The PDB entry is titled "Cryo-EM structure of the E.coli 50S ribosomal subunit in complex with the antibiotic Myxovalargin A". Shown are 756 nucleotides from a PDB entry: RNA (23S ribosomal RNA, nucleotides 1262 to 2017) from Escherichia coli K-12. The entry is indexed under Ribosome, Antibiotic, Myxovalargin A, MyxA. It holds a match to the Rfam family "Bacterial large subunit ribosomal RNA". Among the 27 different proteins in the entry, which are not shown, are 50S ribosomal protein L34, 50S ribosomal protein L24 and 50S ribosomal protein L14. The work is reported in "The Myxobacterial Antibiotic Myxovalargin: Biosynthesis, Structural Revision, Total Synthesis, and Molecular Characterization of Ribosomal Inhibition" (Koller et al., J.Am.Chem.Soc., 2023). It was solved by cryo-electron microscopy to 2.1 angstroms.
[PDB]
Context: one part of a larger RNA, bound to proteins that are not shown
C1' cells in the first nucleotide's frame, strides 16, 4: 500500500433561543427556559499522585469534531500553627540483636537490649478576610506543658513494690442533645385570568469554646485504732486479721442554666460601580411539640466462645542527702523548635497502556410520602455524560400494546407473562413437637361528616400548696401534639390506584442442616460438619518444621494431643485370619561387619654333581570358630488393605423345589434393599396417570454387574441441586400485526482493522 474515505467518535440524563467576543461560535463567556442526580453524580478526610491549584497569555501538537476553551503550551503568583497532623513518649504481631549456642564457608536461632501502628499519651474556638491559605493571617474571647527567678511552707529520693491506664458477644430501657415542624414576633407584600386586608402570601428569626453551677443517672458504707510466715530488702502504700464508732461520705456523670456576649451575625434598605462588585447602615432574634443509628454508656441486665500490652499518671519506701539538694502554693518572667499544609478522592489528577460504562478505606446524612439509610418527587449543592444535523426502507438491539386459542413451543414453560402490602378470620398429610406455615383459602382498605367544634394516649404552663427555699415535692390543669375504631354520606371502570411488592400446589432422586469449592465455561450429588470408630501417645509425649541449636505441639498433661475412615438422627452394622499389612512369640533352620583356625603357593639360608629338596622371615591366597535384628517358623487382628461357589437330582396334572447328594474355598452374601446416580438384553412385565408416556410414580424379581462405617435402609426440616405432573399465566407457538426509542440510510468533520 490494500480493505476505504468503509467500521466508529464510549453508557438513549436532553436540550431551546438572544446577547457577547472572535478570521471563524451547536459545544467557550453572560442570561432567561427546559431536563438529570441528591444515602449522590452533593460536601469532607486518609492513602495514592505531585503543580495538575489561581492569574495573564497562545492554539502548531495533544482533546476520538469544531475551539476564541482546557488537567495542552509557555509566563508570573500561590501553602504562614505552642493547641491540626508527623516528629516526639509508650509498647502489639513482628524485626534486629553485644556476649551466647548451633553450623563446610555463607549463615541459622536467640539472651540483655533496641527498633516497630493499624493501639494508650498535654492543650483553641467563633466570626471576619484572598484570585489562589487558613482551628495556621486578623479581631475578640482561651487553654497547655517546661525552664528561670522571687516569697511562704515543708521529708525528699528508683533501673524497685502497689494502684490506675485496661478493654468481649448480645439485648433492653429511661435521661437528653444534633435536627426537624408549627404557632408567636419583625421585616416585605396586596396580585399578567375569576377571587385574594386575612383563618392570606414570601422571607428571616443564628451564636462557640472557655469559665462558673452540680442536675436525670452509675457506683461504692464511712472513718479512727491496733496487730500480722505476704508484696525478692523496706515501706506510712497494697494485701490480711482484730476491735471501736458512725452511717452519711467519697467518686463519676449527659444535658440544662448563668456568663462568655452593651459583643458578633442577621431580612433587607442607603450610596457607588473595573456592571463583577465596592462601601454603609441594620429590625425580629422566642415559645411549645416531635425527635436520632449522636451523648449519658468503657453503663445497666444478661451469655459462653471468658474477652492486649507498655509508658504518662496516682502512690510507697530504699541506696543515698538531710543546714543542703529535692517537694508544695502563689507570683512573675521566658520558652513551644523542626516537617507537612496548594490541589485531585468514588476520581479525566489514584489502581486499570486511554480524559477507559470497572475497582478505591473512613466521616457527614434536609423536606413530603415511607417499617426504612428500599422507592418516588425534591432542596442545599452539583450537573447534560467532547462530533453534529436530517430522513422515518430491510434487518439488529431495548421496550409498550395485542382479535381467538392457551405449551400445540422446545432437549427443557429458556424467556416472558403472573403472584405481591396491612390487619383480621382460617389452614392438611407428616413431624426429630420446635415445625411444616406467609401452606391452601377469604374478607375489609379512597374521601367528608358525626361520635368527640380533635377522641384514646403523649407532652405540660399558670396557679396553688409544702418545703429540708431548691436544677425540689405534692396538686392542678391551659396550651401543643394525636392514633385506632364505629356510624351516616359520597366519586371512579378500578381507593395495597404510581414507584416499590411471595407464583401456588402434588409425587419422587441425591445430600441432615447453615457453610466451602475449579480468580476467568464445571456451585453440585463435589469438600467441610456436628456426632461416631479404629489408632498412635506417660510428657525431653507421638508428630511437624530444622546437617544443627531450636521451635511448634503446649506455658497443655490420657475427659490431653496427632494420624485414619465414616458422616445429624433412627433402626442397625453379618460370615471369612488363606494372601498382603500390623501386633505378639521364642525354640530351632538361615544369616553381616569382625575375628583368622587350617591347608595350598611365591621367595630363600642351606644341602645337593644337577635333578632337586628346602628350615626361619616376609608374602600371595584359602577361610575352621564367634556373630544381632530381619526372613523361614508359630499365634493373634477385619469401622486393617480385602475377599463373600458351583453341578444334578427331586413333592397328586403340570409346574415349582421346602429336601436330597456332589465338587471346591478362609469362607461363600446375612438384615435390608432391588430395573436402582447400579439392569446389557430392555422401550423387561405388570398396574396408575395421558387420546396417545423410550420420561415419571407403585410394584414383580430374572440383582449382566445391590449389600451393611472405601457404611445398609429409613427419614422431619433444608437446597440458585437432579426428575415428572397439576392450577394460574401468557406472542413460548398457531401467525404474526402495529407502535416508541438506539443503530443501519443521506450530509458535514475527524478517521482504524484481520487480510493480500
Nucleotide at each position: 500500500a490494500u480493505a476505504a474515505g468503509u467500521a466508529a467518535c464510549g453508557a438513549u440524563a436532553a436540550a431551546g433561543c438572544g446577547g457577547g467576543u472572535g478570521a471563524a461560535a451547536a459545544g467557550c463567556c453572560c442570561g432567561c427556559u427546559c431536563g438529570c442526580c441528591g444515602g449522590a453524580a452533593g460536601a469532607c478526610c486518609a492513602a495514592g499522585g505531585g503543580u495538575u491549584c489561581c492569574u495573564g497569555u497562545c492554539c502548531a501538537a495533544c482533546g476520538u469534531u469544531a475551539a476564541u476553551c482546557g488537567g495542552g503550551g509557555c509566563a508570573g503568583g500561590g501553602u504562614g500553627a505552642g493547641u491540626c497532623g508527623a516528629c516526639c513518649c509508650c509498647u502489639a504481631a513482628g524485626g534486629c540483636g553485644a556476649g551466647g549456642c548451633c553450623g563446610a564457608a555463607a549463615g541459622g536461632c536467640g539472651u540483655a537490649g533496641u527498633c516497630g501502628a493499624u493501639g494508650g499519651g498535654a492543650a483553641a474556638c467563633a466570626g471576619g478576610u484572598u484570585a489562589a491559605u487558613a482551628u495556621u493571617c486578623c479581631u475578640g474571647u482561651a487553654c497547655u506543658u517546661g525552664g528561670u527567678g522571687u516569697u511562704a511552707c515543708u521529708g525528699c529520693g528508683a533501673a524497685g513494690g502497689g494502684g490506675g491506664g485496661a478493654c468481649g458477644g448480645a439485648g433492653a430501657a429511661g435521661g437528653c442533645u444534633a435536627u426537624g415542624u408549627u404557632g408567636g414576633c419583625c421585616g416585605g407584600g396586596c396580585g399578567a385570568c375569576g377571587g385574594u386586608u386575612g383563618u392570606c402570601c414570601c422571607g428571616g428569626u443564628u451564636u462557640a469554646a472557655g469559665c462558673g453551677u452540680g442536675u436525670a443517672g452509675g457506683c461504692u458504707g464511712g472513718u479512727u485504732u491496733u496487730c500480722c510466715a505476704g508484696g525478692c530488702a523496706a515501706a506510712u502504700c497494697c494485701g490480711g486479721a482484730a476491735a471501736a464508732u458512725c452511717a452519711a461520705g467519697g467518686c463519676u456523670g449527659a444535658g440544662g442554666c448563668g456568663u462568655g456576649a452593651u459583643g458578633a451575625c442577621g431580612a433587607g434598605g442607603c450610596a457607588c460601580u473595573a456592571c463583577g462588585g465596592u462601601g454603609c447602615u441594620g429590625a425580629a432574634g422566642c415559645a411549645a411539640c416531635a425527635a436520632a443509628u449522636g451523648c449519658c454508656c468503657u453503663g445497666c441486665u444478661u451469655c459462653c466462645a471468658g474477652g492486649a500490652a507498655a509508658a504518662g499518671c496516682c502512690u510507697c519506701u530504699a541506696a543515698g542527702c538531710a543546714u543542703c539538694a529535692g517537694g508544695u502554693a502563689a507570683c512573675a518572667u521566658c520558652a513551644a523548635a523542626u516537617c507537612g499544609u496548594a490541589c485531585c478522592c468514588c476520581a479525566a489528577a489514584c489502581c486499570g497502556a486511554c480524559a477507559c460504562a470497572g475497582g478505591u478505606g473512613g466521616u457527614c446524612a434536609g423536606g413530603u410520602a415511607g417499617a426504612g439509610a428500599a422507592u418516588a418527587c425534591c432542596a442545599a449543592g452539583g450537573c447534560g455524560c467532547u462530533u453534529g444535523a436530517g430522513a422515518g426502507a430491510a434487518c439488529u438491539c431495548g421496550g409498550g400494546u395485542g382479535a381467538a386459542g392457551g405449551a400445540a413451543c422446545u432437549a427443557g414453560g429458556c424467556a416472558a407473562a403472573a403472584u405481591g402490602g396491612u390487619g383480621c378470620c382460617g389452614u392438611a398429610a407428616c413431624u426429630u413437637c420446635g415445625g411444616g406455615a406467609g401452606a391452601a383459602g377469604g374478607c375489609a382498605c379512597g374521601c367528608u361528616g358525626a361520635u368527640a367544634u380533635g377522641u384514646a394516649g403523649g407532652u405540660g404552663a399558670g396557679g396553688u400548696c409544702c418545703c429540708u427555699c431548691g436544677c425540689g415535692g405534692a396538686u392542678g390543669g391551659a396550651g401543643c401534639u394525636g392514633a385506632a375504631a364505629u356510624c351516616a354520606g359520597u366519586c371512579g371502570a378500578a381507593g395495597a390506584u404510581a414507584c416499590c411488592a411471595g407464583c401456588u400446589g402434588g409425587c419422587u432422586g441425591c445430600a441432615a442442616c447453615u457453610g466451602u469449592u475449579u480468580a476467568u465455561u464445571a456451585a453440585a450429588a463435589a469438600c467441610a460438619c456436628a456426632g461416631c470408630a479404629c489408632u498412635g501417645u506417660g510428657c525431653a509425649a507421638a508428630c511437624a518444621c530444622g546437617a544443627a541449636a531450636g521451635u511448634g505441639g503446649a506455658c497443655g498433661u490420657a475427659u490431653a494431643c496427632g494420624g485414619u475412615g465414616u458422616g445429624a438422627c433412627g433402626c442397625c452394622u453379618g460370615c471369612c485370619c488363606g494372601g498382603u499389612g500390623c501386633c505378639g512369640g521364642a525354640a530351632g533352620g538361615u544369616u553381616a561387619a569382625u575375628u583368622g583356625a587350617u591347608g595350598g603357593g611365591g621367595u630363600u639360608a642351606g644341602c645337593g654333581c644337577a635333578a632337586g629338596c628346602g628350615a626361619a622371615g616376609c608374602u600371595c591366597u584359602u577361610g575352621a570358630u564367634c556373630g544381632a535384628a530381619g526372613c523361614c517358623c508359630c499365634g493373634g487382628u477385619a469401622a486393617a488393605c480385602g475377599g463373600c461357589g458351583g453341578c444334578c437330582g427331586u413333592a397328586a396334572c403340570u409346574a415349582u423345589a421346602a429336601c436330597g447328594g456332589u465338587c471346591c474355598u478362609a469362607a461363600g452374601g446375612u438384615a435390608g434393599c432391588g430395573a436402582a446416580a447400579u439392569u446389557c438384553c430392555u422401550u423387561g412385565u405388570c398396574g396408575g396417570g395421558u387420546a396417545a408416556g423410550u420420561u415419571c410414580c407403585g410394584a414383580c424379581c430374572u440383582g449382566c454387574a445391590c449389600g451393611a462405617a472405601u457404611g445398609g435402609c429409613g427419614u422431619a426440616a433444608u437446597g440458585a441441586u437432579g426428575g415428572c405432573c397439576a392450577g394460574g399465566c401468557u406472542g413460548u407457538c398457531u401467525c404474526c400485526a402495529c407502535c416508541c426509542g438506539a443503530g443501519a440510510c443521506u450530509c458535514a468533520g475527524u478517521g482504524a482493522a484481520a487480510u493480500u